[PDB]
Overview:
This is an experimental structure of RNA (HIV-1 viral RNA genome fragment) with a sequence from Human immunodeficiency virus 1, with 35 nucleotides shown. Released in 2020, the model rests on electron microscopy data to a resolution of 4.2 A. Rfam match: HIV primer binding site (PBS). Gene Ontology term of the family: tRNA binding. From the family's description: This family consists of several, structured HIV primer binding sites (PBSs). tRNA(3)(Lys) binds to the PBS to initiate reverse transcription. For this family Rfam cites "RNA interactions in the 5' region of the HIV-1 genome" (Damgaard et al., J Mol Biol, 2004). It was solved together with Reverse transcriptase/ribonuclease H and reverse transcriptase p51 subunit. The sample was in a buffer at pH 8.
Context: bound to proteins that are not shown
RNA sequence: CUAGA
RNA sequence: UCUAGCAGUGGCGCCCGAACAGGGACUUGA
Numbered sequence: 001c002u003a004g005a
Numbered sequence: 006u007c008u009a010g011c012a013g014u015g016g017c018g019c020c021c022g023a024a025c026a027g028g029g030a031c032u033u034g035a
C1' cells in the first nucleotide's frame, strides 16, 4: 500500500 | 474497528496501447 465482516 | 493479502519462473484464458492494410463520414476548393 490493497482485500473481506 | 477486527482479520487477511508476498515475490521469481512455464502454460491456459481475457483487456488496453502503438504501427500497416481495407472501408465510411465532416469542412474547404476546382
Base pairs, nucleotide, nucleotide: 001010002009003008004007005006
Other pairs, nucleotide, nucleotide, family: none
The work is reported in "Distinct Conformational States Underlie Pausing during Initiation of HIV-1 Reverse Transcription" (Larsen et al., J.Mol.Biol., 2020).